[PDB]
An RNA structure, together with DNA, in which 95 nucleotides are resolved. Keywords: RNA Pol II, Elongation, TRANSCRIPTION. Zheenbekova et al. published it in Nat Commun in 2025: "IWS1 positions downstream DNA to globally stimulate Pol II elongation". The structure was determined by electron microscopy at 4.01 A resolution and released in 2025. The entry also models zinc and magnesium ions. Among the 22 different proteins in the entry, which are not shown, are RNA polymerase-associated protein LEO1, Protein IWS1 homolog and RNA polymerase-associated protein CTR9 homolog.
Context: bound to proteins that are not shown
RNA sequence: UUCUGUCUCGUGCCUGGUGUA
DNA sequence: AACCGCCAAGGGGATTACACCTTTTACACCAGGCACGAGACAG
DNA sequence: CTGTCTCGT
DNA sequence: AGGTGTAATCCCCTTGGCGGTT
Numbered sequence: 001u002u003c004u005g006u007c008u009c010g011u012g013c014c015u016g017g018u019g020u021a
Numbered sequence: 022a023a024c025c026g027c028c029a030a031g032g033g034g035a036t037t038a039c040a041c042c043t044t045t046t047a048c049a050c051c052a053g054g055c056a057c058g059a060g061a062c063a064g
Numbered sequence: 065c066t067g068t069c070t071c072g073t
Numbered sequence: 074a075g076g077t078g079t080a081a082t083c084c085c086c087t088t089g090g091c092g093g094t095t
Base pairs, nucleotide, nucleotide: 012055013054014053015052016051017050018049019048020047021046022095023094024093025092026091027090028089029088030087031086032085033084034083035082036081037080038079039078040077041076042075043074056073057072058071059070061068062067063066064065
C1' cells in the first nucleotide's frame, strides 16, 4: 500500500353561500 | 348750507337641501373566480 | 409557415 | 336606513348716504 454516504420546514388570495355559540 | 326721511347695502342670522358615516363577537365548511383578443417578427 | 411575442379594451 | 356636517338663498337692523323741505 483502491472510496462515497451528506437530505431537512414547503404554504395561494378574494368573493359569495350555508352552518355553530 | 342743515335736518328728516327713504333707499341701498352690510352682515349677521335663519332656515332648507345635499353629502357622509355607521350598522355584535368569534367559529367550521363549501365552491368559484383568478382577462383575452390579435398583430408583428425570426430558423 | 409555425413559434414566439406583445398593445388595447 | 337613520341622523349628524356643509352650502345654498331668504331675510331684517342699522348704518352711509342723497333727496326734500327750510
Source information
It comes from the structure "Activated Elongation Complex with IWS1 and ELOF1".